[PDB]
Context: bound to proteins that are not shown
RNA sequence: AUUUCUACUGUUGUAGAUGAGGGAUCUCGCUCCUGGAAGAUGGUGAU
RNA sequence: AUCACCAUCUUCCAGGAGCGAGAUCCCUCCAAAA
Repeated sequence: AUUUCUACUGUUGUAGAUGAGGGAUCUCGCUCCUGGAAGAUGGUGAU
Repeated sequence: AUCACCAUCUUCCAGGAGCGAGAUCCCUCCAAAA
C1' cells in the first nucleotide's frame, strides 16, 4: 500500500466501518482593512 | 505657563472580509419530442 477513515503493511495485502456535494445560524481562537475615542514623546505658533 | 497645529507612536471600541475548532440545521441527487 485503500472509492474514504482507523490500526498495521508488502510472496496473492489483512481486520472493522463507510451517503456524497454545496450551503445557513451561533460560540471560541486569530489576522488584514476602514472609522471613532483616551493618551506618551520631538517640534512649531500664541500667552 | 496656558491654548492651537504637524509628526513618530501605545491601548480600547465599532463595521467589512478571511482562516482554525465545536454545536445545531437545509436542499439536490429520474424527463422532453420534432
Shown are 81 nucleotides from a PDB entry: RNA (crRNA; targetRNA). It was solved by electron microscopy to 3.2 angstrom. It comes from the structure "Structure of tRNA bound Ba1Cas12a3". The sample was in a buffer at pH 7.5.